[PDB]
Context: bound to proteins that are not shown
Molecule: crRNA; CTR1
Organism: Streptococcus thermophilus ND03
C1' cells in the first nucleotide's frame, strides 16, 4: 500500500463496375513585284 | 521588254468537359439472461 490491478479499437474489406477521345474538315487561295 | 524574285492571307474552328450504380457492412459489445 494510487477506484486501483491486468485488457491491441481490434478482426473481414479491390475505390470497384460499365464507357471509341470522338464528330465535320482538300495545305488551300489571289496573283503580281522589282 | 528582258532581267531578279515569290508577295499577301489563314496556323484550328464548333462541341461535350465525365454520367450512373455502391457511400461503409458483418463480428466483438450490445442483445437473448
Nucleotide at each position: 500500500a494510487c477506484g486501483g490491478a491486468a485488457a491491441c479499437g481490434c478482426u473481414u474489406u479491390c475505390u470497384a463496375g460499365c464507357u471509341c477521345g470522338c464528330u465535320a474538315u482538300a495545305a488551300u487561295u489571289a496573283c503580281c513585284c522589282a | 521588254a528582258a532581267u531578279g524574285g515569290g508577295u499577301a492571307a489563314u496556323u484550328a474552328u464548333a462541341g461535350c468537359g465525365a454520367g450512373c450504380u455502391a457511400g461503409a457492412a458483418a463480428g466483438c459489445c450490445a442483445a437473448a439472461g